[PDB]
RNA sequence: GGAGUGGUUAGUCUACGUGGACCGACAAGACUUCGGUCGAAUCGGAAGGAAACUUAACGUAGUUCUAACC
Numbered sequence: 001g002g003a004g005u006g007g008u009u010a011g012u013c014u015a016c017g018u019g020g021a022c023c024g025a026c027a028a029g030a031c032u033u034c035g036g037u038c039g040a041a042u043c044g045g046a047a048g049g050a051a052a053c054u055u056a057a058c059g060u061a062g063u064u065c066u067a068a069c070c
Base pairs, nucleotide, nucleotide: 006070007069008068009067010066011065013062014061015060016059017058018057022045023044024043025042029038030037031036047054048053
């Protein structure tokens, strides 16, 4: 042996993409004409919404904020 806003870690939010999913109910089929069980999927309800759609799962990206350490 010069000159501000640097580096690392953790948490949070948003967007996008890809698949189902939280609660309730009904009908039909099989095993038993009942009650039960199994398989299949429609409707309704709640939040954002009138309906779809989206959020209850996973992946990626971006921004912001906070804390800690050097």
This is an experimental structure of RNA with a sequence from Dengue virus 1, with 70 nucleotides shown. Primary citation: Sun and Varani, Rna (2022), "Structure of the dengue virus RNA promoter". The depositors describe the entry as "DENV1 SLA RNA (DenvSLATL)". Method: solution-state NMR. The entry became public in 2022. An Rfam search finds the family "Dengue virus SLA" in it. Rfam links the family to the GO term viral RNA genome replication.